[PDB]
RNA sequence: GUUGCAGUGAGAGAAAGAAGUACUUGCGUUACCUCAUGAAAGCGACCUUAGGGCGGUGUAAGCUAAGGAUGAG
RNA sequence: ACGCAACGAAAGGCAUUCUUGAGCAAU
RNA sequence: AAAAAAGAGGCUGGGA
RNA sequence: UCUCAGCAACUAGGGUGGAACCGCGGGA
RNA sequence: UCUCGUCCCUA
RNA sequence: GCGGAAGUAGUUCAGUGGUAGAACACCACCUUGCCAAGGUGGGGGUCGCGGGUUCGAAUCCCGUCUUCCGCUCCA
Numbered sequence: 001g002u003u004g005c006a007g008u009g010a011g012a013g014a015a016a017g018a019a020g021u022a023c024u025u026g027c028g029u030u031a032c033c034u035c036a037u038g039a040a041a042g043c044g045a046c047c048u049u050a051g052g053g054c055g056g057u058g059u060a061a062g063c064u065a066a067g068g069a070u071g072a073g
Numbered sequence: 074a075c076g077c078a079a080c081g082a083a084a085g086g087c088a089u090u091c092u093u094g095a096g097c098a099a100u
Numbered sequence: 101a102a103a104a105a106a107g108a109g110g111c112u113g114g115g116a
Numbered sequence: 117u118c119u120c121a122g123c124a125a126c127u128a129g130g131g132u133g134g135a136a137c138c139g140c141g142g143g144a
Numbered sequence: 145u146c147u148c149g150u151c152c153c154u155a
Numbered sequence: 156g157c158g159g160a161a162g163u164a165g166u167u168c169a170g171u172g173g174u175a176g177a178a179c180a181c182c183a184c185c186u187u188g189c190c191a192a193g194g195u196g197g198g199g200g201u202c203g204c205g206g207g208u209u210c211g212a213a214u215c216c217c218g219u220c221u222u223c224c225g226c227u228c229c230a
Stems, first nucleotide, its partner, number of pairs: 002099004011093005024079005033073005043062001046068006085190003110123007130152002132230004139150006156226007165179004181197005203219005
């Protein structure tokens, strides 16, 4: 010591106007989607097919795609 | 996770209504 | 909203 | 682009920059 | 031979 | 110039050998007169760059770049 809003209303207080919504319990299904799939070893394995990779545990490994079963959500 | 049944709260500010009215945002 | 520029044949100001 | 007085040059911190210890003047 | 000044501030 | 720390989404941080993670921000939908709060998802990453080891590197070794903390001097 600076610019804008402005007594037609800035600032302050009150009204619900914002749910029968979240959370919790019960049932359905696992079809959109998320987790876990049997014994040890192995840091880690739901099953299969086609890839890529593969040194040991390892019958089968960590990544891309397709199909399929189970439960719990 | 999704659908149905039950139990079961609060909410700041802007706009709207009420009382009041000079001060607020930026350099 | 406010303190000017750093290794220069030297720098800050009046005088051609 | 060029002259006159000073920094008559000794005390401290910060800001910013540099990483080349180069240059000029004064001080014992 | 060592230091100060050669960019702004107040000590 | 001399040492130390870190570098990871747009921002802040973990992860310590098991091929990607939490929150905020942004985008789309929601019951709200509107914003905000609160839910669901999506993107932004190859973890600064490169090399080597390792079956495999965000993590282990080396160099390099960038940002920051200090030590030195000069201006």